Solved structure of RNA, 22 nucleotides shown. The structure was determined by X-ray crystallography at 2.15 angstrom resolution and released in 2010. On the sample the depositors note: In vitro transcribed RNA with T7 RNA polymerase. Protein in the same entry: Probable ATP-dependent RNA helicase DDX58. The entry also models zinc ions. Entry title: Crystal structure of human RIG-I CTD bound to a 12 bp AU rich 5' ppp dsRNA.
RNA sequence: UAUAUAUAUAU
RNA sequence: UAUAUAUAUAU
Numbered sequence: 001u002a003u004a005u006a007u008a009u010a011u
Numbered sequence: 012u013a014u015a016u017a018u019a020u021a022u
Base pairs, nucleotide, nucleotide: 001021002020003019004018005017006016008014009013010012
Other pairs, nucleotide, nucleotide, family: 007015cWW
């Protein structure tokens, strides 16, 4: 720089 | 639907 996963907050 | 944090993959 970017791709992907994951919980946490709002209506 | 919007935000925030967190690891891994790529150059």